[PDB]
Context: bound to proteins that are not shown
């Protein structure tokens, strides 16, 4: 490569023509009806309004803060020092929500979609975060205090 | 052209 | 206090690797009983503004163009599409739920911050609507469930982080309605859902 | 029991329709043999360093282990 | 091949 | 000597034809009521409602609601359908002839004359437009003229 | 003092015979004469060197009725008014007879505007019959 | 004077196509290009437009409804369609008919009854091939009631059959 | 003694009915019209439905006879084969049932044939015509399909349905069906001379029927007269039939007669018309008119049939003597052995009665063509119709139910702007005795050193 | 002297207040689409069912239809030109002729030459 028609006009025949039917699906929905497993699905309608519970947390080895016991110190105990063990995420920080999820309103195209062995202005001191290598971490100030935050030194 | 940065904690040892 | 080990961390340069911004050529529904549209509109010079072209955007000056019966403009409708699905001999036509792949929203509508990127589900103002705690407040289930509505119609206010993922953590570990399981429901599919034999029943027969 | 062998006769029953190509109908019931579930025992596998939601797991055996052969 | 068969150790009648 | 028990209650549409249902038989009477088309029903209903028998499909069957398929391997004097004609513009329409490149049914060049044209020559013809200038039988109306009293019309008539 | 008849005036429209719409014209049209302007046959000879077909949109021309102005107005003749017809007759027949039929400048652009057959271009059997143009002869 | 040629036109035709009717140098075999259609009805309406003094001309739909609807050809019917043939239809001839009178039939009135039919053609001397009574189907008057039939059940009277 | 048979009487379904209903019907008829035409096989042509083609063939008075074609059978619808009628032949009759010139059986013949000329042709082996020849040849019946008029019949009989059932059935007597003003059909007489009466014995010339539910001779007698006709009585021969009777057929044809009609008759006289001429007188008057046409009506009397003759038959006798003067518009029949026939005959149905119908012979003519609507088959055009023109079909208006368009307009919803207001934010203006921080002029308080 | 603080004065940077000008969510006007209802109203289908007439199909009883104007209850009549999808449906004024008719042509069966 794999392509089949029928019913229905007309008084009967050819012809035109529509109609409707034999098949196979469904995001299905209803009558009726109904055993058990496995597997795929499931508000298409008001991008309509929503009671309630949950879908984002995590770090205490940033920084504070609080005990408890030992030591020293503290001539009488009110605090200090460390060392150990516990506590705080209702004070300050960091990191994580640009992404999964969902839903299709908008949108017919200067903007969205698909497509090319497609282009350039001849696309940043952009790495976002992981790998390879090298070098670097400096002085203040603010906050109670810091891996916060300012302002400064010195690095292709 | 040169611009343009940063920070510590934990844990030991030996030190003040 | 200092120094060194050690291990976690920060910065900064070069290369990888992931990843980004712009252009183009070609296609994308109906209606002309929408037939004339267009004035930054068409082209040129300049600055500005970007990482970068370009009336993109502002701002100055110039040319008259530029789109149109092979459908301009406008209107209407519509997420789009496959190595998905459904048919069909086939070219095709249809769906665009499910699988995936772009987009575009996250009650409306604009503007800003921070970024490499957002007009972001964030801030700001409005706008609607609810709400408590009366504040230049909070919320806005198109996250899971689950209600009302609306409709011919579409399920559990289900269980578990064992599994493969994500976030944070130096690590022990937290958390995850992601996701992986279960509930519902013939909404598709597929298995299974018993065979072989069977047309009567007695009496009946050496002794 | 050199092994029989087309077994043969009465009697009574025989639902629905039907009066023979007019069936229901091998259907049925009964027989013979079986699985499933059920009960026991056993138990993977998803995941392993360890941790199983599903989950009263899935298969599997039919008094359990064990040995040989197989 | 499977699978089958036979004997064992415990277990009920 | 033997070793747990032990089953099996489908629905649905449909049977005139398309289109698988032959075993018949009851009510009903153009009513009730079927029905996807044709169409069935008015006293022998194969069609309506049923019983018997029968045919599909089957944990699903039917039904609505959809989608593809199922004739353009068409037609237009008589059936839908040739524009009243014609002239020409665009056509991303179509259209000679020969070699020779190229990157190739296309392009370029050259080169030719069959399509299409032009302009002479020879014959033919006297139409078709538009203009201008001309004839023709008729008809209608006046008036004259003699001549009368019916004329005209119609299937017949009757107004003018 | 009619028709009818012989004359004699005027006025519009119309075009017997030929005639076959043959031809001719894009179609629509187009038949009394003649004039002037335009157009158009075949063949041959020269030249062009594909300049071709077709044609959407576009143009342009288009019967009869019909409309706007201005002239005409015999005859014909929508409508109207009579006469008959008929059971009625808003017809069919008759009469009077307006638009209109004519003509000039215009407007519309429709017809069964019909071969109900778009144009163009290569092809293919045959016979009658015209007409063209050309050969040839013992015209 | 025709002959012999090569185009145009018409006519009938092959093939060929076509639903057929037919076309015939196309309505045929290809090839280019244009305009047009996609059931019927609605509808060439409606609305809108755009042209025109106007009248109107172009453009031009859906709804709703149906399972119609159309062509060519076939065989009838039918036509206030044809042409045909035929007979239909006069004539000529001979005796009638139609007039008297009677015969007979009908009609029509009458009648107790005047029986009924038939009653253009295709009724009227026709049923009817004989009406005094019968015939008879009409009238008055009296009178009969299982009547002319078959069968049923009874009663007799009679013959047989059979104890 | 039961039982059967048979009769008869009873009883009940019922019988019966010319009551309805030919338009419920069988069956039979009328009356027309198509009836070389249907269907069937085969073959053949179209894709098919369908056709089957020559053809709208020729003839003929006419399917009448033939010819012919992609068609060719076949079957029925015919026609013919038949019957009858004619001509002949066999056979029958002991030619006294005689008609043998006949009766009936059987057979044959003709749907005529041949030669010839002439005018036509589709010209030939031909049709129409004549002529010749041979023949007895010249007529007629049955002879089936198919539709109509729902044509007649229910009254020849028959059936369904419906009514009557002490009567719508059934029987007896009498009556009607015969009535009578008009009008119709059919006939029958008759209106005078090409026509009507007499009369016609060695008996002019028929056919075809009838006679056992009878045909009746001859003679007699009466009307009645010499006789004959004609009716009827008496009698009742023959025949029950090719025997006998009904029944000597009639017109035909001869004589004589015959009103009108003076055309006649009578009286003289004539005569070579003598059943008759011819003169002269008489013979009527009326009269368009009814006689010596013509027989309606009625007297009276007698007969036939019958059981009966009033209503209501039939014949004779005497008397009676009507109308009719040859019939308009129309209108029938017939075309040969027919018409017509003052030609007769017979039978059917009766006891009895034809002017009717049906038969049968005798005589035995005449004419001889035009036509035009409606029938009809063929045929040609048309067809929107097909249960077929009583057919299809077009409009308004009335009577319910859909769709759809437009629309002031109130809404809602969006997008724009030379316009108003305007959150918020970008950008840009101006101003601060603005705020910090540094820098900068100076100034106080306050601290520390000192 | 110097620090510190709080005034002033200087200038710079970085902010605030107010304030000019543009532009900007929105709202209001005003236009305009778009959708709904909508008084109002204009077509037009099918059911059934009769009215009043007979238009059209046959020469349909006036040939019928196209265009176009008038004009009538309804169909339709009527003017004009058009088209056949009506008349191609078409079928005569007739006249015909000479060479051996036969001993020859009419026969002939592969023969004759």
């Nucleotide at each position: 490569a794999u392509a089949a028609g029928a019913a229905u006009a007309u008084g009967a025949u050819g012809u035109u023509g529509g109609u409707u039917c034999a098949g196979a699906u469904u995001a299905a929905g209803c009558g009726c009806u109904a055993a058990a497993u496995a597997a795929g699905g499931a508000c298409a309608u008001g991008a309509c309004a929503c009671a309630u519970g949950c879908g984002a947390a995590u770090c205490a080895u940033a920084c504070g803060u609080u005990u408890a016991u030992u030591a020293u110190u503290g001539a009488u105990a009110a605090g200090a020092u460390a060392a150990u063990a516990a506590a705080u995420a209702u004070g300050u920080g960091g990191u994580g929500u640009a992404a999964a999820c969902g839903u299709g309103a908008g949108u017919a195209a200067u903007u969205u979609u698909a497509u090319u062995a497609g282009g350039a202005a001849u696309u940043a001191a952009u790495g976002a975060a992981c790998u390879a290598u090298a070098g670097a971490a400096u002085a203040a100030g603010c906050u109670a205090a810091a891996u916060a935050c300012u302002u400064a030194a010195u690095a292709u | 052209a040169u611009a343009a940065a940063a920070a510590g904690g934990a844990u030991a040892u030996a030190u003040a | 206090a200092u120094a060194u080990a050690u291990u976690u961390a920060u910065c900064u340069a070069u290369a990888g690797u992931c990843a980004a911004g712009c252009c183009a050529a070609u296609a994308a529904u109906g209606g002309u009983u929408u037939a004339g549209g267009u004035a930054g509109u068409a082209g040129g010079u300049u600055u500005a503004u970007u990482a970068a072209g370009a009336g993109u955007u502002a701002a100055a000056c110039c040319u008259a163009g530029c789109c149109a019966a092979c459908g301009a403009u406008c209107c209407a409708u519509a997420a789009u599409c496959g190595a998905u699905a459904a048919u069909g001999a086939a070219a095709g036509u249809u769906a665009g739920a499910a699988c995936g792949a772009u987009c575009a929203c996250g009650u409306u509508g604009a503007c800003u911050c921070u970024g490499a990127a957002a007009u972001a589900u964030a801030g700001u103002c409005a706008a609607u609507a609810u709400c408590u705690a009366u504040a230049a407040g909070a919320u806005a289930c198109a996250g899971c469930a689950g209600u009302g509505a609306g409709g011919a119609a579409u399920a559990u206010u289900g269980g578990a982080c064992a599994a493969u993922g994500a976030u944070c953590g130096a690590a022990a570990g937290a958390u995850u309605g992601a996701u992986c399981c279960a509930g519902u429901u013939a909404c598709u599919u597929a298995u299974u859902a018993g065979g072989a034999u069977g047309a009567u029943a007695u009496a009946u027969a050496a002794a | 029991u050199a092994u029989a062998u087309a077994u043969a006769u009465a009697u009574a029953a025989a639902u629905u329709g039907a009066u023979u190509a007019a069936a229901a109908a091998u259907a049925a019931a009964a027989u013979c043999c079986a699985u499933a579930a059920a009960u026991a025992a056993u138990u993977a596998a998803a995941a392993u360093a360890a941790u199983g939601a599903u989950a009263u797991u899935a298969a599997u055996u039919a008094c359990c282990a064990u040995a040989u052969a197989u | 091949u499977u699978u089958u068969a036979u004997a064992u150790g415990g277990a009920u009648a | 000597u033997a070793u747990u028990u032990u089953a099996a209650u489908a629905g649905u549409c449909c049977u005139g034809a398309c289109u698988a249902a032959u075993a018949u038989u009851u009510g009903u009477g153009c009513c009730a009521g079927c029905a996807g088309u044709c169409g069935c029903g008015g006293u022998a209903a194969c069609a309506c409602a049923a019983a018997g028998a029968g045919g599909g499909c089957g944990a699903g069957c039917g039904u609505u609601a959809a989608u593809c398929a199922u004739a353009a391997u068409g037609g237009u004097u008589u059936a839908a359908a040739g524009g009243a004609u014609c002239c020409g513009u665009a056509g991303a329409a179509u259209g000679a002839a020969u070699u020779a490149u190229a990157u190739a049914u296309u392009a370029u060049a050259a080169u030719u004359u069959a399509g299409a044209g032009u302009u002479a020559a020879u014959a033919a013809a006297a139409u078709u437009a538009a203009u201008u200038a001309a004839a023709g039988a008729a008809u209608u109306a006046u008036a004259a003229u003699a001549g009368u009293a019916a004329a005209g019309a119609u299937g017949a008539a009757a107004u003018a | 003092a009619a028709u009818a008849a012989u004359u004699a005036u005027a006025a519009g429209a119309c075009u017997a015979a030929u005639a076959u719409a043959u031809g001719u014209g894009a179609a629509a049209a187009u038949a009394u004469u003649a004039a002037u302007u335009a157009a158009a046959u075949a063949u041959u000879a020269a030249c062009u060197g594909a300049c071709a077909u077709u044609g959407a949109g576009g143009g342009a021309u288009u019967a009869a009725a019909a409309c706007u102005a201005g002239a005409g107005u015999a005859g014909c003749g929508a409508a109207a008014c009579g006469g008959a017809u008929u059971c009625g007759a808003u017809a069919c027949c008759c009469g009077u007879g307006u638009a209109g039929u004519u003509c000039u400048a215009g407007u519309a652009g429709u017809a069964a505007a019909c071969u109900a057959u778009g144009a163009a271009u290569a092809c293919a059997a045959u016979u009658a019959u015209u007409u063209a143009u050309a050969u040839a002869u013992a015209u | 004077a025709u002959a012999u040629a090569u185009a145009a036109a018409u006519a009938a035709u092959a093939a060929a196509u076509g639903a057929a009717a037919a076309u015939g140098a196309a309505a045929g075999u290809a090839u280019u290009c244009c305009a047009c259609c996609u059931g019927a009805a609605g509808a060439g309406u409606a609305c809108g437009u755009u042209a025109g003094c106007a009248a109107u001309a172009a453009u031009g739909a859906a709804a709703c409804u149906c399972a119609a609807a159309a062509c060519a050809a076939u065989a009838g019917a039918c036509g206030g369609u044809u042409a045909c043939a035929g007979a239909c239809u006069u004539a000529a001839g001979c005796a009638g008919u139609g007039g008297a009178g009677c015969a007979u039939g009908u009609u029509a009135u009458u009648u107790a009854a005047u029986u009924c039919g038939a009653u253009a053609a295709u009724c009227c001397a026709c049923g009817a091939c004989u009406a005094a009574c019968c015939u008879u189907a009409c009238c008055a008057u009296a009178u009969u009631u299982u009547g002319a039939a078959u069968a049923u059940u009874a009663u007799a009277a009679u013959a047989a059959u059979u104890a | 003694a039961a039982u059967u048979a048979u009769u008869a009487u009873a009883u009940u379904a019922c019988a019966g009915g010319c009551g309805u209903u030919a338009c419920a019907u069988u069956g039979u008829u009328g009356u027309c019209u198509u009836u070389a035409g249907u269907u069937c096989g085969u073959g053949c042509u179209g894709c098919a439905a369908a056709g089957u083609u020559u053809u709208a063939g020729a003839u003929u008075a006419a399917g009448u006879u033939c010819a012919u074609a992609a068609a060719c059978g076949a079957a029925c619808a015919a026609a013919a084969c038949u019957c009858c009628a004619u001509a002949u032949a066999u056979a029958u009759a002991a030619u006294u049932u005689u008609a043998a010139u006949u009766a009936u059986a059987u057979a044959u013949a003709a749907u005529u044939u041949u030669a010839u000329a002439u005018u036509a042709u589709u010209u030939a082996u031909u049709a129409a015509u004549a002529u010749a020849a041979a023949g007895a040849a010249a007529g007629g019946a049955a002879u089936u399909a198919a539709g109509a008029c729902a044509a007649a019949u229910c009254a020849u009989a028959a059936u369904g349905a419906u009514c009557c059932u002490u009567a719508u059935a059934a029987u007896a007597u009498g009556g009607g069906u015969a009535a009578u003003a008009g009008a119709c059909g059919u006939g029958c007489u008759a209106u005078a001379a090409u026509a009507a009466a007499a009369u016609g014995a060695u008996a002019a010339u028929a056919a075809a029927a009838u006679u056992a539910u009878a045909u009746a001779a001859a003679a007699u007698a009466u009307a009645u007269u010499u006789a004959a006709u004609u009716a009827u009585a008496u009698u009742u021969a023959a025949u029950u039939a090719a025997u006998a009777a009904u029944a000597u057929a009639a017109a035909a044809c001869a004589u004589u007669u015959u009103a009108a009609u003076u055309u006649u008759u009578a009286a003289u006289a004539u005569a070579u018309u003598u059943u008759u001429u011819u003169a002269u007188u008489a013979u009527a008057u009326a009269u368009u008119a009814a006689u010596a046409u013509g027989a309606a009506u009625u007297a009276u009397a007698a007969u036939c049939u019958g059981a009966a003759a009033u209503u209501c038959g039939a014949u004779u006798a005497u008397a009676u003597g009507a109308a009719a003067a040859a019939a308009g518009a129309a209108u029938u029949g017939c075309u040969a052995g027919u018409a017509a026939u003052a030609c007769g005959u017979a039978a059917a149905u009766u006891a009895g009665u034809a002017u009717g119908u049906u038969a049968c012979g005798g005589u035995g003519a005449a004419u001889a063509u035009u036509c035009u609507a409606a029938c009809u088959g063929u045929u040609u055009c048309g067809c929107a119709c097909u249960a077929a023109u009583c057919a299809c079909u077009c409009a308004u208006c009335a009577c319910g139910c859909g769709u759809u368009g437009a629309a002031a307009c109130a809404u809602a919803u969006u997008a724009u702007u030379a316009u108003c207001u305007u959150a918020u934010u970008a950008u840009u203006u101006a101003u601060a005795u603005a705020a910090u921080a540094u820098u900068u002029u100076u100034u106080a308080a306050u601290a520390a050193a000192u | 002297u110097u620090a510190u603080u709080a005034a002033u004065u200087u200038a710079u940077a970085u902010u605030u207040a107010u304030u000019u000008a543009u532009a900007u969510c929105a709202g209001a006007a005003a236009u305009a689409a778009u959708a709904u209802g909508a008084a109002u109203u204009a077509a037009u289908g099918c059911g059934a069912a009769g009215u009043u007439g007979a238009a059209a199909u046959a020469c349909a009883g006036u040939u019928a239809c196209c265009g176009u104007a008038g004009g009538g209850g309804a169909a339709c009549c009527u003017g004009c030109g058009g088209u056949g999808g009506g008349c191609u449906u078409a079928u005569a004024a007739a006249u015909a002729u000479c060479u051996u008719a036969a001993a020859u042509a009419u026969u002939c069966u592969u023969a004759c030459a």
The depositors describe the entry as "Small subunit of yeast mitochondrial ribosome". An RNA structure (15S mitochondrial rRNA) from Saccharomyces cerevisiae, in which 1487 nucleotides are resolved. Taxonomically the source falls in Saccharomyces (Eukaryota, Opisthokonta, Fungi, Ascomycota). Among the 33 different proteins in the entry, which are not shown, are Mitochondrial 37S ribosomal protein S27 and Mitochondrial mRNA-processing protein COX24. The entry also models magnesium and potassium ions. Released in 2024, the model rests on cryo-EM data to a resolution of 2.32 angstroms. The 2024 paper behind the entry is "METTL17 is an Fe-S cluster checkpoint for mitochondrial translation". The reconstruction used 778,978 particles. It holds a match to the Rfam family "Bacterial small subunit ribosomal RNA". The literature on the family includes a 2001 paper in Science by Yusupov et al., "Crystal structure of the ribosome at 5.5 A resolution". The family has 99 seed sequences and 42,628 matches in Rfam 15.1.